[PDB]
RNA sequence: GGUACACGACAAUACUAAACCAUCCGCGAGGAUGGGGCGGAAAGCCUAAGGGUCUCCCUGAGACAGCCGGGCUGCCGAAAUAUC
Ligand code: 4BW
Numbered sequence: 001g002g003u004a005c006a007c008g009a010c011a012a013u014a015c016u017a018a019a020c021c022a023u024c025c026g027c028g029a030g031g032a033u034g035g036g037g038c039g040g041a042a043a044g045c046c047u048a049a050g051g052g053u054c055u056c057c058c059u060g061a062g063a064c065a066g067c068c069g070g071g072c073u074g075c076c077g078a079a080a081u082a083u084c
Stems, first nucleotide, its partner, number of pairs: 001084004007077002015040002020035006038066001044072004050068002052064005
C1' cells in the first nucleotide's frame, strides 16, 4: 500500500425525513403537496394474505411498515477486524 455484503468516522457522497404547521382529499384511522427536522448505515424501493396496532357508514370494509418480521437495491473509506 491493496482488498472488504465484514467494520461504522465529529469525514465526504447519495438518499430519506419525527413531532408540528399550511392547503386539498377522506365519516375516520389516515393520505397528497408545500414547509419542518427529531431521527435512520438502509428508517432507500417494497411487502398489510407473516405478525401487530388502529378506524368506521362496525358481523365486514378499511388505515398504518420511521412497530416487529420478510424481499430487493445502493454510497464512502477513519479506527478496529481480517486478508495479501
Ligand atoms: O453504510 C455507511 N456508509 C457510509 N458512507 N458511511 C457510513 C456507513 N455506516 C457508517 N458510516 C459512517 C458514517 O460516516 O459512520 C457514521 C455514523 O454511523 P451511524 O450514524 O449509523 O451510526 C456515519 O456518519 P454519517 O455519514 O455522518 O452519518 C451519521 C448517522 O446518519 C449515521 C446514521 O444513523 C445516519 N445515516 C445517514 N445516512 C443514512 C443513515 N442511516 C441509514 N441510512 C442512511 N442512508
An RNA from Geobacter: 84 nucleotides with solved positions. It comes from the structure "3',3'-cGAMP riboswitch bound with 3',3'-cGAMP". The entry is indexed under riboswitch, 3', 3'-cGAMP, spinach, RNA structure, c-di-GMP, RNA. The 2015 paper behind the entry is "Structural Basis for Molecular Discrimination by a 3',3'-cGAMP Sensing Riboswitch". Crystals were grown from: 0.1 M Na/K-phosphate, pH 6.2-6.6, 0.2 M NaCl and 40-45% PEG400.